The RNA (crRNA (61-MER)) from Escherichia coli, together with DNA, has 119 modelled nucleotides. It was solved by X-ray crystallography to 3.21 angstrom. It comes from the structure "Crystal structure of E. coli Cascade bound to a PAM-containing dsDNA target (32-nt spacer) at 3.20 angstrom resolution". Crystallisation conditions: 1.6 M Na/K Phosphate. Among the 5 different proteins in the entry, which are not shown, are CRISPR system Cascade subunit CasA, CRISPR system Cascade subunit CasD and CRISPR system Cascade subunit CasC.

[PDB]
Context: bound to proteins that are not shown
DNA sequence: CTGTTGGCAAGCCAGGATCTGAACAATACCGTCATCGAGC
DNA sequence: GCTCGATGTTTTATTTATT
């Protein structure tokens, strides 16, 4: 530790039963995507290995 | 190793009407003042 | 130590709007 302090507003309950949203309706008529084009260029691939003319060739 | 640029994209006109939208029956109670003397 | 029952006392303002 404050008109404070300590200090419940509680307990029980169906919103229920009935309902076509329905008839009728072309989206139509026009409209070259068009014009130019060698896919060629450039041997870098790091290793180990075997055989040479030291150019280079091979198999793992 | 290197990949393009122009010109252009449209308009008329049109879109309803009839008729209709409920009723009924029920909405609660207790306590939250005090006194006295008497039976129990 | 109570429940029990009678009992002090006293009430009524209304009635059509617009953030």
């Nucleotide at each position: 530790a404050u008109a404070a302090a300590c200090c419940g507003a509680c307990g029980g309950u169906a919103u229920u039963g009935u309902u076509c949203a329905g008839a009728u309706c072309c989206u139509g008529g026009c409209u070259u995507g068009c014009c130019a084009a060698c896919a060629g260029g450039a041997g870098u691939u790091c290793c180990c290995c075997g055989c040479g003319c030291c150019a280079g060739c091979g198999g793992g």